An RNA structure, in which 38 nucleotides are resolved.
Crystallisation conditions: 1.8 mM ammonium sulfate, 0.1 M MES, pH 6.0, VAPOR DIFFUSION, HANGING DROP, temperature 291K.
The structure was determined by X-ray crystallography at 1.7 angstrom resolution and released in 2012.
RNA sequence: GGCGGCGGCGGCUGCUGCC
RNA sequence: GGCGGCGGCGGCUGCUGCC
Numbered sequence: 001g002g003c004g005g006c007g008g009c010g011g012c013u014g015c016u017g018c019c
Numbered sequence: 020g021g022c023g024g025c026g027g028c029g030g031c032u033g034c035u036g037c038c
Base pairs, nucleotide, nucleotide: 001038002037003036004035005034006033007032008031009030011028012027013026014025015024016023017022018021019020
Other pairs, nucleotide, nucleotide, family: 010029cWH
C1' cells in the first nucleotide's frame, strides 16, 4: 500500500405509517 | 415539521482477518 469482516457518533436524503 | 419502520449517499472515530 491492496482486498475483506464488525462496531460507536453525526449529517443529507427516497418510500411508507402514525400524530 | 416531528416520531416509528425499511432503504440510499457522504463525514468522524475504533476493533479485526488475509496479502